[PDB]
Context: bound to proteins that are not shown
RNA sequence: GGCACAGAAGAUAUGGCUUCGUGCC
Numbered sequence: 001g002g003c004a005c006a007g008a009a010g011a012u013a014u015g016g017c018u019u020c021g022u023g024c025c
Base pairs, nucleotide, nucleotide: 001025002024003023004022005021007020008019009018010017
């Protein structure tokens, strides 16, 4: 770089988002 996560926090909600954690190429 790319991807996963019923992991955590925020958000009156294209909430198809953000940040943080952990793990797989």